An RNA structure with a sequence from Endothia gyrosa, in which 20 nucleotides are resolved. The structure was determined by X-ray diffraction at 1.32 angstroms resolution and released in 2015. The depositors describe the entry as "Crystal structure of double-stranded RNA with four terminal GU wobble base pairs".
C1' cells in the first nucleotide's frame, strides 16, 4: 500500500 | 459515502 473491524471528523 | 487514526489480515 490492498482489505476488514472499530473509531476521530465531516 | 468523503477523509484521517488504531488495529486484525495480507
Nucleotide at each position: 500500500g490492498g482489505u476488514g473491524g472499530c473509531u476521530g471528523u465531516u